[PDB]
RNA backbone atom coordinates (compact mmCIF):
# COMPACT_ATOMS: atom_id res chain seq x y z
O5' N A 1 -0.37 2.80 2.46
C5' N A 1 -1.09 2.92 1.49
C4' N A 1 -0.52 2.73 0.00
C3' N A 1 -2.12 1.56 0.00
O3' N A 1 -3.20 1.67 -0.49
C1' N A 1 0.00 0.00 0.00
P N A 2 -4.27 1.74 0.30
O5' N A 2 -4.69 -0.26 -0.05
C5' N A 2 -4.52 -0.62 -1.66
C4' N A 2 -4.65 -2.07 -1.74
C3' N A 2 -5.73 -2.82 -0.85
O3' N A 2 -6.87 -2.75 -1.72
C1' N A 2 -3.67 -3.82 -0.59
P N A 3 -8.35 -3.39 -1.18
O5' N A 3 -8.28 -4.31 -0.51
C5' N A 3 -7.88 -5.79 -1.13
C4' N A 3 -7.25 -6.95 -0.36
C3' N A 3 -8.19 -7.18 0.79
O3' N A 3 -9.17 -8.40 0.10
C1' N A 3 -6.08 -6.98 1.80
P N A 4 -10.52 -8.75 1.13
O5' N A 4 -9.79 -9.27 2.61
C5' N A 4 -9.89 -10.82 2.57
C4' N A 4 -9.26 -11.59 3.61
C3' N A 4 -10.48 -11.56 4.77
O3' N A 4 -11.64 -12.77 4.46
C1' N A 4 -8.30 -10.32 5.52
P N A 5 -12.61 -12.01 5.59
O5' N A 5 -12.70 -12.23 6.85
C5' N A 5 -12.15 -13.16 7.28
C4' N A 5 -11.59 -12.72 9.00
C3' N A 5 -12.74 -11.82 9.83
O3' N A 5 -13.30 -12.61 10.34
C1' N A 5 -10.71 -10.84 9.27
P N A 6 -14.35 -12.27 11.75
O5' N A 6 -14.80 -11.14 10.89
C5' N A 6 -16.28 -10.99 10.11
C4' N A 6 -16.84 -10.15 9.59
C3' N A 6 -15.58 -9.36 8.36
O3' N A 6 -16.30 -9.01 6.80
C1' N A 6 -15.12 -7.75 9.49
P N A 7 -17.37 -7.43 7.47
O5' N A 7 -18.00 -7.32 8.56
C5' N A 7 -18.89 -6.05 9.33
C4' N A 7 -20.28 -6.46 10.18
C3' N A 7 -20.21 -8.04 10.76
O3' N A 7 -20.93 -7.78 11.52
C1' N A 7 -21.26 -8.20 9.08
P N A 8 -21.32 -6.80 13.07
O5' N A 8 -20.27 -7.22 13.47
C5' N A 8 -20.08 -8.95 14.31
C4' N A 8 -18.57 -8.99 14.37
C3' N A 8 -18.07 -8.74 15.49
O3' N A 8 -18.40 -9.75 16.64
C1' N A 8 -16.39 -8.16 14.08
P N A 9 -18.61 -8.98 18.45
O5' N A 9 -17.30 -8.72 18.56
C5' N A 9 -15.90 -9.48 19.29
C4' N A 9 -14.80 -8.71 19.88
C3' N A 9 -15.45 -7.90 20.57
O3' N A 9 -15.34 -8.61 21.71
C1' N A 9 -14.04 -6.58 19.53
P N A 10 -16.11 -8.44 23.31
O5' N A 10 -15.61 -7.09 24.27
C5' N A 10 -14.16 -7.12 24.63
C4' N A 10 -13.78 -5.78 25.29
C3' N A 10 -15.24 -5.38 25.99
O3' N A 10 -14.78 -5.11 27.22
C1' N A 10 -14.45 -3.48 24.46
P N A 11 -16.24 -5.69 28.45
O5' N A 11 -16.27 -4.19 29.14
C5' N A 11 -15.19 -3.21 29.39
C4' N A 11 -15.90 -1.99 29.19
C3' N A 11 -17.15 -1.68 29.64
O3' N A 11 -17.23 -1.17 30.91
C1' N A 11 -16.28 -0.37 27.58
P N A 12 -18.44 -1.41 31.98
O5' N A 12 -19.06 -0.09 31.81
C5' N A 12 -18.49 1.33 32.18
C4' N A 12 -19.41 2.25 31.77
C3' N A 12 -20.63 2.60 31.43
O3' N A 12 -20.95 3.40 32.87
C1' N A 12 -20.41 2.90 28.98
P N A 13 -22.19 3.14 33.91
O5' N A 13 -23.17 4.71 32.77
C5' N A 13 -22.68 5.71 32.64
C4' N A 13 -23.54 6.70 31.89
C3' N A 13 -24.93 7.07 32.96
O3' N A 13 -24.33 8.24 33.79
C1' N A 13 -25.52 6.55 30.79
P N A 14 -24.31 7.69 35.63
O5' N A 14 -26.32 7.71 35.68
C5' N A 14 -27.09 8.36 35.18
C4' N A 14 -27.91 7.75 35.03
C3' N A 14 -28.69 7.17 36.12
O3' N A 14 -29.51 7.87 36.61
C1' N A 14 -28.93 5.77 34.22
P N A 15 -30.00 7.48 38.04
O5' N A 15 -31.15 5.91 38.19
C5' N A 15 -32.43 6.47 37.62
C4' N A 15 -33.32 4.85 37.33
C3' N A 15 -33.04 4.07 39.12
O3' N A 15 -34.43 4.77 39.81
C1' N A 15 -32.40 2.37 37.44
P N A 16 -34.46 4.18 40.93
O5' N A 16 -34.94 2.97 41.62
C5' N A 16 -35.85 2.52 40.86
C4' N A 16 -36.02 0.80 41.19
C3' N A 16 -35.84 0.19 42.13
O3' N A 16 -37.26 0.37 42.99
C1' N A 16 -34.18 -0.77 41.27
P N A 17 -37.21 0.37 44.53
O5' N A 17 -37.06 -1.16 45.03
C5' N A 17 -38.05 -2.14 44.51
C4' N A 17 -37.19 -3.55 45.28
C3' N A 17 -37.18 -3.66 46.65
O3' N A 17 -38.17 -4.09 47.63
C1' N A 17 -35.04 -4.45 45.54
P N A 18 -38.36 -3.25 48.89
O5' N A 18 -37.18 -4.01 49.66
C5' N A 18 -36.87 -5.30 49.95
C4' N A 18 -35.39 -5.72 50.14
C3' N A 18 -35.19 -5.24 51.76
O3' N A 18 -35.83 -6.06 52.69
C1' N A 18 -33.08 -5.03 50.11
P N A 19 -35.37 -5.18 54.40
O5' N A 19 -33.68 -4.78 54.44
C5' N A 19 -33.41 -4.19 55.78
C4' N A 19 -32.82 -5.46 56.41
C3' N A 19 -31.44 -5.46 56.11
O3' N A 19 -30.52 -5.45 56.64
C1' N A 19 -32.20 -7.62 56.27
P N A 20 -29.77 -4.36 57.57
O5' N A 20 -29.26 -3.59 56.04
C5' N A 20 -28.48 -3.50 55.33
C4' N A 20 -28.17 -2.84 54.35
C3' N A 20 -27.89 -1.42 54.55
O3' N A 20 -27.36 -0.55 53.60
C1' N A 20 -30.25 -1.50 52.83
P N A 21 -25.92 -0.07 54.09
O5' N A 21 -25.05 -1.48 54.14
C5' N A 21 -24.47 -2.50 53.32
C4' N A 21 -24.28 -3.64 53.51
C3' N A 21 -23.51 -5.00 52.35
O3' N A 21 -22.43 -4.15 52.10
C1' N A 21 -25.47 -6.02 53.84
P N A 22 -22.02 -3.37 50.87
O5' N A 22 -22.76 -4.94 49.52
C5' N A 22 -22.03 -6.12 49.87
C4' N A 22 -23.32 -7.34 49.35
C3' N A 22 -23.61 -7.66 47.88
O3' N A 22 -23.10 -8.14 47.55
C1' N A 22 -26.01 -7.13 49.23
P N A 23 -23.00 -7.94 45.92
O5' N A 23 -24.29 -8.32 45.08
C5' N A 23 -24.74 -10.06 45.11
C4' N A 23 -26.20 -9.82 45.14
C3' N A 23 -26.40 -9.38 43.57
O3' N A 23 -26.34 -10.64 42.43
C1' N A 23 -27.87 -8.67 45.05
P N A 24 -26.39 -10.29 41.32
O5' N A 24 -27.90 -9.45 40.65
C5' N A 24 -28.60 -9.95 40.93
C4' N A 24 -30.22 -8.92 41.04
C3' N A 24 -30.15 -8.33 40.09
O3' N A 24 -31.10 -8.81 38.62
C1' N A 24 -30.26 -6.95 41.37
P N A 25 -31.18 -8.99 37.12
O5' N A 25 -31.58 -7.56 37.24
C5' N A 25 -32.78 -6.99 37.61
C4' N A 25 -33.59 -5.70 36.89
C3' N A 25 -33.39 -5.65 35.75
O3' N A 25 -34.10 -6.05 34.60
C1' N A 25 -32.25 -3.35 36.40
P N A 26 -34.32 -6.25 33.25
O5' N A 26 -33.87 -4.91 32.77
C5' N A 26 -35.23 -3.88 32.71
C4' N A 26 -34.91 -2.93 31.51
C3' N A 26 -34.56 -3.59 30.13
O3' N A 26 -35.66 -3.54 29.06
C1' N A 26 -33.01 -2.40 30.65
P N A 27 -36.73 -4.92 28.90
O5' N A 27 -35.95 -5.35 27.78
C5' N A 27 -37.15 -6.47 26.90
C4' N A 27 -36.69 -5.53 25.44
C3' N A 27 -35.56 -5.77 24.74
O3' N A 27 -35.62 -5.41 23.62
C1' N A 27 -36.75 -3.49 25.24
P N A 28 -34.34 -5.42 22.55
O5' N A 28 -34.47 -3.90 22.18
C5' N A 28 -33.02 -3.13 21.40
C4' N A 28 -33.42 -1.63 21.51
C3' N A 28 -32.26 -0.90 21.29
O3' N A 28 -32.63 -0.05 20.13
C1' N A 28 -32.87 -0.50 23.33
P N A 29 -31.84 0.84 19.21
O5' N A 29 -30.43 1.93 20.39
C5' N A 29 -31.10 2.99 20.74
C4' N A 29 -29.86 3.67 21.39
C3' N A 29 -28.44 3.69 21.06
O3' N A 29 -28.11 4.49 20.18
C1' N A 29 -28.66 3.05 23.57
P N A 30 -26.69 4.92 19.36
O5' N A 30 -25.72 5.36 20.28
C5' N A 30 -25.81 6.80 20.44
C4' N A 30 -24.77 7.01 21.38
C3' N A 30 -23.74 6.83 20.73
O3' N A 30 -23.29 8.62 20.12
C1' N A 30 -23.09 6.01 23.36
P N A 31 -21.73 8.08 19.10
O5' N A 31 -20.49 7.69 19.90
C5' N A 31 -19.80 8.76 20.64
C4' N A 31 -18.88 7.60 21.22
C3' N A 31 -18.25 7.75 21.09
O3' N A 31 -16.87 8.82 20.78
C1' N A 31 -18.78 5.73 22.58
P N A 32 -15.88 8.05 19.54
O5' N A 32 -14.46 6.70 20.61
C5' N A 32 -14.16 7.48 21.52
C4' N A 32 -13.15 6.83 22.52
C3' N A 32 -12.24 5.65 21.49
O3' N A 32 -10.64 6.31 20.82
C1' N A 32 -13.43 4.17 22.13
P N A 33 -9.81 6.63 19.79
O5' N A 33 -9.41 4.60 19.45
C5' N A 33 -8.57 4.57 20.98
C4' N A 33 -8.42 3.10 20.71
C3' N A 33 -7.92 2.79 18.96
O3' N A 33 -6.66 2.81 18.68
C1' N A 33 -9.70 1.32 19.90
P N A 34 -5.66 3.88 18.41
O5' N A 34 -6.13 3.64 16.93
C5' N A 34 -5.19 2.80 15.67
C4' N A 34 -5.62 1.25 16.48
C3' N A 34 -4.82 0.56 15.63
O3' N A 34 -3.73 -0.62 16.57
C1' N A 34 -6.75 -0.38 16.13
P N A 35 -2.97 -1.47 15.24
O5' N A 35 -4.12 -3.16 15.18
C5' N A 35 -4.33 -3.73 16.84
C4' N A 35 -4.88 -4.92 16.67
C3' N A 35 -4.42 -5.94 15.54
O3' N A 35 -2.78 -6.55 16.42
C1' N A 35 -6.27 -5.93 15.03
P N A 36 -1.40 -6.82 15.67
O5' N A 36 -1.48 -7.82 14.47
C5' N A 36 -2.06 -9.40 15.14
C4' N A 36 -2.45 -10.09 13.62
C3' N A 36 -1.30 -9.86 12.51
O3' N A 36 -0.37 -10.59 12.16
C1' N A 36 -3.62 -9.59 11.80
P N A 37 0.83 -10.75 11.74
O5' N A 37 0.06 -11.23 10.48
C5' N A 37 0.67 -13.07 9.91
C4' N A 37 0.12 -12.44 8.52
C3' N A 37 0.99 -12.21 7.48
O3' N A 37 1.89 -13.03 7.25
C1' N A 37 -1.23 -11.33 7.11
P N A 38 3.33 -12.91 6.49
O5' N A 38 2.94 -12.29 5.00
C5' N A 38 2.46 -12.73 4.17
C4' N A 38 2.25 -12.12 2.71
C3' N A 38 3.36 -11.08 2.38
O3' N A 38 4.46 -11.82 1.53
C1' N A 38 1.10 -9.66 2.91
RNA sequence: GCGCAGGACUCGGCUUCUUCGGAAGGGACGAGGGGCGC
Solved structure of RNA (modified HIV-1 packaging signal stem-loop 1 RNA), 38 nucleotides shown. It was solved by solution NMR. The entry is indexed under base triplet, HIV, internal loop, packaging signal, SL-1, S-turn, RNA. The PDB entry is titled "Structure of wild-type and mutant internal loops from the SL-1 domain of the HIV-1 packaging signal".